[PDB]
Context: one part of a larger RNA, bound to proteins that are not shown
Molecule: 23S ribosomal RNA, nucleotides 2007 to 2891
Organism: Acinetobacter baumannii ATCC 19606 = CIP 70.34 = JCM 6841
C1' cells in the first nucleotide's frame, strides 16, 4: 500500500489478521464497548551526533564603541 | 615650573539690531583664556558591543584514563592481527663509556686469615653461566657484545650494487669505490656506542659559506643551493600566530548506528528446590534444625548486552474492571511428629469458592489501630489514561541551602502550573435481517455442546464424654442461627414521585369584590397514587450418584519369606464427570413428535422436479390498525367489531384533608354550619361512546431420483 480484515501456541527484524500447526466459524446489518489493530494527531521535545543554529555568561581568544594619557595642531605676549 | 597679561578661542551671562523670534547671526559689554575643548597620532582601560572557539576515543554519553615511540604476551611454530586486554619502559646519557691494538674473565660455593662479623680485602681449591651489559624488557654476547691499559678522533667527506619494510610521506641493513685518517709489525679494523626506545612534516625566520641569481646597466637589496639553529606543534601526519562556559528560553537537520521506558538474549545477583550430615535436639544426625561443601529450577529483583521502538511504543500511585499460575493465605483429603487431650511443627495431595476496614505518606511499601476462616505468593507493556485521576516525578514562574566570578546547576528541598480523538476492522455485550434446513404450515420439544453457581463463621448437642495428675478438653455425627455473594419481587418498611391534593410569599391579569390561573429552580412549604426502586421482603449455594489424588488397604508372586502390584479386588477430597439453575438443531449430523393445507387444464419440446399460457391463490405469515407489565429501532405479547386492545364514561379504591356558594358569630383578620366536603396521573370493575375497515400483498396446485423393505 490493497484486503476474501477469527483464537490459540510456536515461529520470525526478537510482542503476528495475514507465517508453521491447530481450534473454531453460515451471509449481513443496528445499538452499546474500548483490549489490540506497537489506533489516529506532530519527520521526538528526553538522549546522542553534526567540525548546525541561536541568545546568555565570564579574570577564554581578537577587535571596536565610549572613557582616559600624552606628543603635534588650532595656539599668542611679558615677567621670572 | 610658575606668575601676569589679551588679542585667538569659549560663555546653555547682559544690552542693542535684523524683529512680531528664549533659535541664529552681528554690534557692544562683562567673565574667562592660552587653558578647556576639537583633529590626528599614541600608551591604558574596556562582555558596553560584536564575531568567534570551547577535541577525539568511549560497551549511551558525561565522569575518570587515554593519545607519540620501544620490550613482551595475547598471536593460532614465516611475517602481520584487536580489545577502556595482562605486564613494563621512553621523551636520555657518553670525547669516553667512540676507534684501534694489546692483555683479563666472572657469580657463587668451601677452607684458611687484623679487627672484619652471614655478605669487604689476601691466598688456595671446585665453579654447572647462575655475573655484567650507563638504562625497561626480549633476543644476544668467548674472536666474548663483558673487564682494563696504550695510542687516538672513522662519532669523517663524496658515494653507493643490492636488499627489507613500507598507502604515502618515512624508516632499516648495507658489500664496494674515491680521498683524507687513526690503531697495527702485518695480514686488517674503523661511516660512533651489544641492538631494538631517547622523539616532531611543512611553513616563516636566523647564523656561516656560495663567480647561482640580480627587474636599463654596474653594484646591492633580495632571493637560491650547501651546512645549521628556533615547536611538550604530547590530542606527537603537526587546523589559527592568536580561543572558556549556560542553557529548564532555546532551535534545525539527523539516529533505534545509541541511552531512559516496556519486549527480546542471558541468568552474574534474586527467589524456589534438591545432595551431603559436622553438629544442635537431656539420649537420638536426619520431629525440628542443619555447619563446611555440590547440583539444579524460576524468569518476581538489580543487573549485563544494545536485537525493536527516535517521520513517537505516554510515566509512579490511585479508581474502575480485571484474567491466569502454583511455589496454597483459609476451607478440603493425608504421611510423620520430640503429636496424651486442645493446639501445633513439617511434608504429601488439592486451584471450587473465598481472601479487611481506617490513620500517616504521592506512595508502591512500610508502621501502626481495629477486625477476619483467611487477610496467599505472582504474570498478564511492573494488566487496564483512543476507560477515569494526575497528588509524585521531569517544561517555562519563584524561594532556601549547596556549588560556580558568572550565565546556571543539584547525593536536594519548597509553593505554583491546559491530560485531545464523534470508533474502520478485529474482540466483546446485546439485538435484528436473509437464506439454509430434501412441498409448505402452525406448535410442542430432546439435548451435542455452552455458560452461571460452587466461599465460610457462631452457638447448641454429643459430652464435660474420650484424652488428661490436674488445668483443660475432643474426634465422629445431629440441629439451629449468622456474614458476605447472587437472585427475584414490591406484600410490608422506606426512598423518588416537576400531569394528585393542600398551605404561603411576591407580581401580573382575568372589567372589579369574591374566586383562581401565569411567572418566580417545580417560587418556597407539607402530603402522596401507582410504577422504579434498598436499606425492605423471600429464596440460593441441599443431598446424592460415578472415576480418582495424595493416602490406606486385602489378596499375592517375582524373591520359600516379606511386600498395596506384577495377575486380581477395594477405600479414598472443597478438586474432575455428572447432579441445581439458564441458554441451546446455523447440532450444514440443522434432529424428534402432533396438527393442518395444496389433488386445473391444454400446447412446443432442449424429453425432463423442461418451456409457455389458461384456470387456481390453500394452510398460514406479512402490511396496517388500537396497544402492553415487551421494547433503542427490531423482536417479543395480546387484540382488531362474532371485539374490552387503547381512550373516555359509570362505579369503587386511595390521597389530600373540610371546596365553592350561602348562612351565621365577629369592627375585623378569621371561625363555625351545609360536608370528610371538593378534587383526585398512572389502580380495580364493569361499560362499544370514540378508535381498531370494507383491504391487499407473500405464500401454490400432493414435493427428483436410486436401493431396502413391506405392500
Ligand atoms: C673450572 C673452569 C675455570 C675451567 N671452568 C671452565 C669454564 O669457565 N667453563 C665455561 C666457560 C664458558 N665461557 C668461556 C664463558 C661458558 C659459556 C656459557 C655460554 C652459555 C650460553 N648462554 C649465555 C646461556 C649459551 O646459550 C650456550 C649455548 O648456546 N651452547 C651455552 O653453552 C651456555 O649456556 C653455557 O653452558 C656456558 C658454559 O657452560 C660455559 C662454561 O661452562
Nucleotide at each position: 500500500g490493497a484486503a476474501a480484515u477469527c483464537g490459540c501456541u510456536g515461529u520470525g527484524a526478537a510482542g503476528a489478521u495475514g507465517c508453521a500447526g491447530u481450534g473454531u466459524a453460515c451471509c449481513c446489518g443496528c445499538g452499546g464497548c474500548u483490549a489490540g489493530a506497537c489506533g489516529g494527531a506532530a519527520a521526538g521535545a528526553c538522549c546522542c551526533c553534526g567540525u548546525g543554529a541561536a541568545c546568555c555568561u565570564u579574570u577564554a581568544c581578537u577587535g571596536c564603541a565610549g572613557c582616559u594619557u600624552g606628543a603635534c595642531a588650532c595656539u599668542g605676549a611679558a615677567c621670572u | 615650573g610658575g606668575u601676569u597679561c589679551u588679542a585667538a578661542c569659549u560663555c546653555u551671562g547682559u544690552c542693542c539690531c535684523g524683529u512680531g523670534a528664549u533659535c541664529c547671526g552681528g554690534g557692544a559689554c562683562g567673565a574667562g583664556g592660552a587653558c578647556c575643548g576639537u583633529g590626528u597620532c599614541u600608551g591604558g582601560u574596556g562582555g558596553g558591543u560584536a564575531g568567534u572557539u570551547u577535541g577525539a576515543c568511549u560497551g549511551g554519553g558525561g565522569c575518570g584514563g587515554u593519545c607519540u615511540c620501544c620490550u613482551c604476551c595475547u598471536a593460532a611454530a614465516g611475517a602481520g592481527u584487536a580489545a577502556c586486554g595482562g605486564a613494563g619502559g621512553a621523551g636520555u646519557a657518553c670525547g669516553a663509556a667512540g676507534g684501534u691494538g694489546c692483555g683479563c674473565u666472572c657469580a657463587g660455593c668451601g677452607u684458611g686469615g687484623u679487627c672484619g662479623g652471614a655478605a669487604a680485602u689476601c691466598a688456595c681449591g671446585c665453579g654447572u653461566a647462575g655475573a655484567g651489559u650507563a638504562u625497561a624488557a626480549a633476543g644476544g654476547c668467548a674472536a666474548a657484545a663483558g673487564c682494563g691499559c696504550g695510542c687516538u678522533u672513522a662519532a669523517c667527506u663524496g658515494c653507493g650494487a643490492g636488499a627489507c619494510c613500507c598507502a604515502c610521506a618515512a624508516g632499516u641493513c648495507g658489500a664496494g669505490c674515491a680521498g683524507g685518517u687513526a690503531c697495527g709489525a702485518a695480514a686488517g679494523u674503523a661511516g660512533g656506542u651489544c641492538u631494538u626506545a631517547g622523539u616532531g612534516a611543512u611553513c616563516c625566520g636566523g647564523u656561516g659559506g656560495u663567480u647561482c641569481u640580480g627587474u636599463a646597466u654596474g653594484g646591492a637589496a633580495g632571493g637560491g643551493c650547501c651546512a645549521u639553529c628556533g615547536c611538550u606543534c604530547a590530542a606527537c601526519g603537526g587546523a589559527u600566530a592568536a580561543a572558556a562556559g549556560g542553557u529548564a528560553c532555546u532551535c534545525u537537520g539527523g539516529g533505534g548506528a545509541u541511552a531512559a521506558c516496556a519486549g527480546g538474549c542471558u541468568g552474574a545477583u534474586a527467589c524456589c528446590g534438591c545432595c551431603c550430615a559436622a553438629g544442635a535436639g537431656u539420649u537420638c544426625a536426619u520431629a525440628u534444625c542443619g555447619a563446611c561443601g555440590g547440583c539444579g529450577g524460576u524468569g518476581u529483583u538489580u543487573g549485563g548486552c544494545a536485537c525493536c521502538u527516535c517521520g513517537a511504543u505516554g510515566u509512579c500511585g490511585g479508581c474502575u474492571c480485571a484474567u491466569c499460575u502454583c511455589a496454597u493465605c483459609c476451607u478440603g483429603g493425608g504421611g510423620c511428629u520430640g503429636a496424651a487431650g486442645c493446639a501445633g511443627g513439617u511434608c504429601c495431595c488439592a486451584a471450587g469458592g473465598g481472601u479487611a476496614u481506617g490513620g500517616c505518606u504521592g506512595u508502591u511499601c512500610g508502621c501502626c489501630a481495629u477486625u477476619u476462616a483467611a487477610a496467599g505468593a505472582g504474570g498478564u507493556a511492573c494488566g487496564c489514561g483512543a476507560g477515569c485521576u494526575g497528588g509524585g516525578u521531569u517544561u517555562a514562574g519563584a524561594a532556601c541551602g549547596u556549588c560556580g566570578u558568572g550565565a546556571g546547576a543539584c547525593a536536594g528541598u519548597u509553593c505554583g502550573g491546559u491530560c485531545c480523538c464523534u470508533a474502520u476492522c478485529u474482540a466483546c455485550c446485546g439485538u435484528g435481517g436473509g437464506c439454509g434446513c430434501u412441498g409448505g404450515a402452525a406448535a410442542u420439544u430432546u439435548g451435542a455442546g455452552a455458560g452461571g453457581a460452587u466461599c465460610u463463621g457462631c452457638u447448641c448437642c454429643u459430652a464435660g464424654u474420650a484424652c488428661g495428675a490436674g488445668a483443660g478438653g475432643a474426634c465422629c455425627a445431629g440441629a439451629g442461627u449468622g456474614g458476605a455473594c447472587g437472585a427475584a419481587c414490591c406484600u410490608c418498611u422506606g426512598g423518588u414521585g416537576u400531569a394528585c391534593c393542600g398551605g404561603u410569599u411576591g407580581u401580573g391579569a382575568c372589567g372589579c369584590c369574591a374566586g383562581u390561573c401565569g411567572c418566580a429552580u417545580c417560587g418556597c412549604c407539607g402530603g402522596g397514587u401507582a410504577g422504579c426502586u434498598a436499606u425492605g421482603u423471600u429464596c440460593g449455594g441441599a443431598a446424592g450418584g460415578g472415576a480418582u489424588a495424595a493416602c490406606c488397604g486385602c489378596u499375592g508372586a517375582a524373591a520359600g519369606c516379606a511386600u498395596c502390584u506384577a495377575a486380581g479386588c477395594g477405600g479414598g477430597a472443597a478438586g474432575c464427570c455428572u447432579a441445581c439453575c439458564u441458554c441451546a438443531a446455523g447440532a450444514u449430523a440443522a434432529g424428534a413428535u402432533u396438527u393442518c393445507c395444496c389433488u386445473a387444464g391444454g400446447a412446443c419440446u432442449u424429453u425432463a422436479u423442461g418451456u409457455c399460457c389458461u384456470c387456481u391463490a390453500a394452510a398460514g405469515a406479512g402490511c396496517c390498525g388500537u396497544u402492553c407489565g415487551a421494547g433503542a429501532c427490531u423482536a417479543g405479547g395480546a387484540c382488531g367489531u362474532u371485539g374490552a386492545u387503547a381512550g373516555g364514561u359509570u362505579g369503587g379504591a386511595u390521597g389530600u384533608g373540610g371546596a365553592a356558594g350561602c348562612a351565621u358569630a365577629g369592627u375585623g383578620a378569621u371561625a363555625u354550619g351545609u360536608g370528610a366536603a371538593g378534587c383526585u396521573g398512572a389502580c380495580c370493575a364493569a361499560u362499544a361512546c370514540u378508535a381498531a375497515u370494507u383491504g391487499c400483498u407473500c405464500g401454490u396446485g400432493a414435493g427428483g431420483c436410486u436401493u431396502g423393505a413391506c405392500u